Shown are 46 nucleotides from a PDB entry: RNA (Xanthin riboswitch NMT-46 (46-MER)) with a sequence from Ideonella sp. B508-1. It comes from the structure "Xanthin riboswitch in complex with oxypurinol". The work is reported in "Engineering oxypurinol-responsive riboswitches based on bacterial xanthine aptamers for gene expression control in mammalian cell culture" (Hedwig et al., Nucleic Acids Res., 2025). Bound small molecules: Oxypurinol (141). Method: X-ray crystallography, resolution 2.63 angstroms. The entry became public in 2024. The entry is indexed under RNA riboswitch xanthin ligand, RNA.
């Protein structure tokens, strides 16, 4: 490099999701999860 995989290690950004709050509504902020997606990473076969 090709194909796969997400147990641990590391990472935790966007989208999705969930909850919360503010708003008359459009909407806006917060918090969680962020590998469902993408990316990253690792691992495994070739």
């Nucleotide at each position: 490099g090709g194909a796969g995989u997400a147990g641990a290690a590391g990472c935790g950004u966007u989208c999705a999701g969930c909850g919360g709050c503010c708003g008359a509504a459009a909407g806006g902020c917060c918090g969680c999860c962020c590998g469902g997606a993408a990316a990253u990473u690792g691992c495994u076969c070739c």
An Rfam search finds the family "Xanthine riboswitch aptamer (NMT1 RNA)" in it. On this family, see Yu and Breaker, RNA 2020: "A bacterial riboswitch class senses xanthine and uric acid to regulate genes associated with purine oxidation".